Primary citation: You et al., Nature (2023), "Structural basis for intrinsic transcription termination". The RNA, together with DNA, has 86 modelled nucleotides. Method: cryo-EM, resolution 3.05 angstrom. The entry became public in 2022. Entry title: Cryo-EM structure of Escherichia coli hairpin-nucleation complex of transcription termination (TTC-hairpin). The entry also contains DNA-directed RNA polymerase subunit alpha, DNA-directed RNA polymerase subunit beta, DNA-directed RNA polymerase subunit beta' and DNA-directed RNA polymerase subunit omega, not shown here.

Context: bound to proteins that are not shown
RNA sequence: GCGUCGCAGGCCUUUUUAUU
RNA sequence: CCUGCGACGC
DNA sequence: GTACGGAAAAATAACACGGCGAATACCC
DNA sequence: GGGTATTCGCCGTGAATAAAAAGGGTAC
Numbered sequence: 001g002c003g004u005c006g007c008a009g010g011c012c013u014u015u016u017u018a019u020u
Numbered sequence: 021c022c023u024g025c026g027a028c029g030c
Numbered sequence: 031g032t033a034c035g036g037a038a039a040a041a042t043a044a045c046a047c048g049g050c051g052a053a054t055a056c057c058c
Numbered sequence: 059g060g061g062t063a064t065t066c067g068c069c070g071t072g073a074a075t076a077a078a079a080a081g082g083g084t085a086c
Stems, first nucleotide, its partner, number of pairs: 001030010011082009031086004045072008054063005
C1' cells in the first nucleotide's frame, strides 16, 4: 500500500397493522 | 459487479 | 415422481368518473 | 343514399412510508 484465495448477502407478489 | 468477514505475499 | 405449462368450470366474481373512437340510427 | 349525431364500449386514473407473515409447480 495493493493483490490473491474461501464464507454470507443483493429478490418478487399478496395480505394485515401502525404512522404522517 | 458491489459490500462485510478470515487468512497470506512483497 | 418427473414434466408441459391449456382452456373450461369455478358449486368464479361484480367501482365511480371522464375522454376517445366505433357501430348505428335519423333527416332530408 | 350522404351527412350527421346520439349511444355504448373501452381504457386510464384514483397519496406516502415502516414492520410482520405467507408463498414462489401441481397433476395422473